[PDB]
Context: one part of a larger RNA, bound to proteins that are not shown
RNA sequence: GGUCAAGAUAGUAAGGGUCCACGGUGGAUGCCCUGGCGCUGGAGCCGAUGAAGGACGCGAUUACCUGCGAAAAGCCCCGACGAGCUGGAGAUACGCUUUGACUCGGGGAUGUCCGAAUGGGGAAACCCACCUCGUAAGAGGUAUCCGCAAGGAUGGGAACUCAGGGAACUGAAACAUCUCAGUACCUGAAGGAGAAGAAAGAGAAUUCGAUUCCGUUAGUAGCGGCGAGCGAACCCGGAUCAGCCCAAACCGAAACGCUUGCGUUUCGGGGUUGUAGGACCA
RNA sequence: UCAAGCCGAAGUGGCUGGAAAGCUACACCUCAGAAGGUGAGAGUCCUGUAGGCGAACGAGC
RNA sequence: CCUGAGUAGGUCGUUGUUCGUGAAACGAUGACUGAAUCCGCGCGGACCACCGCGCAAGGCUAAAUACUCCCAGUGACCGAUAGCGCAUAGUACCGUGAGGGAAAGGUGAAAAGAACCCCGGGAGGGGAGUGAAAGAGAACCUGAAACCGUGGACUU
Numbered sequence: 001g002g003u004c005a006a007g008a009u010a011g012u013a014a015g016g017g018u019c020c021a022c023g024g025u026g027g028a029u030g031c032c033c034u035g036g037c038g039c040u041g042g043a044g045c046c047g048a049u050g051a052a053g054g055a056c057g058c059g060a061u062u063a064c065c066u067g068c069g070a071a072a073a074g075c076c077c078c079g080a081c082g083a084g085c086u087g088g089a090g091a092u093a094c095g096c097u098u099u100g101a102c103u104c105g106g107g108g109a110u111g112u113c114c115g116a117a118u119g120g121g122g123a124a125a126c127c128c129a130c131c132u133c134g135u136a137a138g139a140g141g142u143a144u145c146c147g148c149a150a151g152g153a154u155g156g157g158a159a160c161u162c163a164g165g166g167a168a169c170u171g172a173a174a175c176a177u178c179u180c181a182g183u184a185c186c187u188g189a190a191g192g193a194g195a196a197g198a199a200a201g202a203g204a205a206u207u208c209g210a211u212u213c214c215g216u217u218a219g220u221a222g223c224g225g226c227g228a229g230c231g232a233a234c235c236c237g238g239a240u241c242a243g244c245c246c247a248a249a250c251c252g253a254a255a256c257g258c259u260u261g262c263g264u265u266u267c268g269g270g271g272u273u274g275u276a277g278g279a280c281c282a
Numbered sequence: 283u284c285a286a287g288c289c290g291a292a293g294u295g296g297c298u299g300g301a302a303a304g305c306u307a308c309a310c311c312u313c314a315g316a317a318g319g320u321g322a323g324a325g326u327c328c329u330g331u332a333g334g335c336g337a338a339c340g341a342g343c
Numbered sequence: 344c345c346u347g348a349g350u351a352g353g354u355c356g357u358u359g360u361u362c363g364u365g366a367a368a369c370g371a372u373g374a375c376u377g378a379a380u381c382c383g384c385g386c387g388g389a390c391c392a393c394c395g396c397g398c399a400a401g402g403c404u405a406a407a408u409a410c411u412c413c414c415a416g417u418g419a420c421c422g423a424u425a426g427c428g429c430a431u432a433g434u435a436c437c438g439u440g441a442g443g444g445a446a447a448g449g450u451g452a453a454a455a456g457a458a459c460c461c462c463g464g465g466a467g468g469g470g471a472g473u474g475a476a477a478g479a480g481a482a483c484c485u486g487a488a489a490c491c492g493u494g495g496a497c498u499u
Base pairs, nucleotide, nucleotide: 015499016498017497018496019495020494021493022492023491024490030484031449032448035421036420037418038417039416040415041414042413043411044410045156046155053114054113055112056069057068058067060092064088065087075108076107077106078105079104080103084096085095119128120127121126129142130141131140133138143154144153145152146151160191161189162188163187164186165185171178175225202207212239213238214237215236222230223229244402245401246347250269251268252267253266255264274381276346277345283341284340287335288334289333293308294307295306296305297304309326310325311315317329318328319327352376353375354374355373356372357371358370359369362388383398384397385396386395387394436443437442456483459470460469461468462467
Other pairs, nucleotide, nucleotide, family: 013015cHS025489tHS026488tHS027486tWS027487tHS028486tHS029485cWW030485cWW033422tHS033423tWH034430cSS035426tSS036426tSS047116tWS048118cWH050115tWS050116tHS051117tHH051155tWS052115tHS053124tWS054125tSS057072tWS059062tWW059087cWH062064cHS063089tWW066073cWH071109tWS074109cWW078338cWS079337cSS081102cWW082100tSS082101tHS083100tHS084101tWS086094cWW089091tWS114124cSS132139cWW147150tHS157158cHS157191tWH159192cWW159410cSS160409cSS161194tSS166182tWS166184tHS167183tWH168181tHH169180tHS170179cWW171228cSS172227cSS178228tWS178363tWS191193cSS192409tWS193408tWH196211cSS197210cSS198242tWS198243tWS198404tWH199209tHS200351cWS200384tWS200397cSS201208cWW202396tHS203205tWS203395cWS204387cWS210406tWW211407tWW216235cWS217234tHS218233tHH219220cHS219231tWS220232tWH221231tHS222361tSS224227tHS224228tHS224363cWS227363cWH228363cWW239407cSS240406cSS247272tWH247346tWS248271tHS249270tWS249278tHS256263cWS258262cWW273274cHS273346tWS274398tHS286336tHS290314tWS291311cSS291314tWS292326cHS292330cWW298302tWH299301tHS299322tWS300321tSS301321tSS313332cSS314331cWS316330tHS320324tWS324327tWS348379tHH349350cHS349377tWS350378tWH351377tHS360368tWH365367tHS372373cWH378399tWW411412cHS411413cHS421425cSS422430tWS423430tWS423448tHS425430tWH428432tSS429432tSS431447tHS432446tHH433434cHS433444tWS434445tWH435444tHS438440tHS438441tHS450454tWH450479cSS451453tHS451455tHS451476cWS452474tHS452475tHH453474tWS454477tWW455473cSS455479cWW456480tSS456481tWS457471tWS457480tWH457481tHH458471tHS463465tHS463466tHS472480tWH473477tWH474479tHS
């Protein structure tokens, strides 16, 4: 060295795991603003001349938004501006403009249909009429309640004001009085604010001097199943401050009222209050 | 007084960089350095700002 | 001779202000009654006297007050699940209705927005160009994590 025996021990990954590298998915994080939020301060009504909000339309080409309305992405006048413009729109064609466009500020004029809707009907935006204009096409009117009449009202507003109504959960460690609270909510009226307002007051000084708001009084005085809990005002300091006119006693009427120069409501003069004023008589 | 608006001072060279407003070196205005835009951070590039003016019709104790 | 009468005042029911029936005044009306004049009328918290304050039953009245659809400025306010519901939408969507109700973002300085070629019906991609960057290409700033994969090391 080769068989034979005994013994030990490697590598395979179908698919898995940990790590790394590289990507996918997905939209955190960072940065950003075209979009919001609040406080402050301005400003604050709109409508029968048609409101708020819509419907239908107006483009060379137009679905959406914007603007406009059959004169319909506009028409007229004025001022500013001084080259661009032809909406967002990003897509061409077409043009318009230094005898001024476009854009901005300010007026006019158009303004379909519905909608308080109001000529009548109606299931909003659609149906049907009448009367004068009258050549037609087109225009103007035709609701109701107030009023002689002019002229006014009807509807719409985020919140704020006042008024007519007016809860309950809840707390009371249960629940009736009580609280929540004249809160929410509904309804009516009005405006840029509103309400309130000019002492038969507050109040204890013989003080004060319309109303509203703020500070403080003071959680005091009080209220209360004297429970839970609720809760002033005066004085004083500030904001702002303005006071005003009618009724009536009497004049002069006129109209009507009756036995004869009067008294029921209108119109003028006059006359407007508590330290009482005003009338009528010096 | 508020309106649409108008008038309004002062910077250039080199360097990095795709790009200047940044760096740098010398200047300048400022009653104006509040702000926004501009190839990245601009008092002197633009719009503006302080200040000044400002209409026929325009609103407002 | 005047100065606001079916009122002031009263009884019954109630109620407001701190006022819950309390000794409960005063204002307030729902029902029934119902005065007085300037030597007169109301109040001062049962009520009386005194002492004080005030003139009811007629009206109007700016400003200081409130609010925020709308506009301006400001901010030890947000910055894309925040901030209004909306970086716009009372839309889409849900409901017979009353009504409820979204997500919302980013090429690049400038569109210079990719002629031309290649595989493909396209979609998609690879080049060439532009641009500083295409490590920005329109499923367009950054691009985390969960999740899906491809390759490798060490392993089973």
Source information:
An RNA from Deinococcus radiodurans R1: 499 nucleotides with solved positions. The entry has 26 different proteins, among them 50S ribosomal protein L35, 50S ribosomal protein L19 and 50S ribosomal protein L28. It was solved by X-ray crystallography to 3.22 angstroms. It holds a match to the Rfam family "Bacterial large subunit ribosomal RNA". The literature on the family includes a 2002 paper in BMC Bioinformatics by Cannone et al., "The comparative RNA web (CRW) site: an online database of comparative sequence and structure information for ribosomal, intron, and other RNAs". The family is grouped with related families in Rfam's "LSU clan". The family has 102 seed sequences and 51,934 matches in Rfam 15.1. The 2021 paper behind the entry is "Ribosome-binding and anti-microbial studies of the mycinamicins, 16-membered macrolide antibiotics from Micromonospora griseorubida".